[PDB]
Context: bound to proteins that are not shown
RNA sequence: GGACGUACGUUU
RNA sequence: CGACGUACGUCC
Numbered sequence: 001g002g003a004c005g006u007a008c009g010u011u012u
Numbered sequence: 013c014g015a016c017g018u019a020c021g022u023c024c
Stems, first nucleotide, its partner, number of pairs: 001024011
């Protein structure tokens, strides 16, 4: 570099 | 009920 997930937060 | 920002972790 690219993909993935989790947590927090903001929104139509 | 979908996108978005951050942090963390993983993988190729």

Solved structure of RNA (p3dsRNAa; p3dsRNAb) with a sequence from Homo sapiens, 24 nucleotides shown. The structure was determined by cryo-electron microscopy at 3.54 A resolution and released in 2022. Ions in the entry include zinc. The reconstruction used 613,519 particles. It was solved together with Antiviral innate immune response receptor RIG-I. The work is reported in "The RIG-I receptor adopts two different conformations for distinguishing host from viral RNA ligands" (Wang and Pyle, Mol.Cell, 2022).